[PDB]
This record gives sequence, C1' cells and structure tokens, in this order.
RNA sequence: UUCUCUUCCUCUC
DNA sequence: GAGAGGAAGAGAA
Repeated sequence: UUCUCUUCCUCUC
C1' cells in the first nucleotide's frame, strides 16, 4: 500500500 | 431486533 478479521462509539426505524 | 455511518487495533499478500 491493498485485502481480510475484531472490538468500541454515535444516529435512525 | 434491524439498518446506516465513524473510529482504532491485529494478521498477511
């Protein structure tokens, strides 16, 4: 750099 | 439950 994975926050129905 | 938008952290070409 690009792709994949994870956790957290905000808003709407 | 059910959908939409922003942030930081880890693995591998």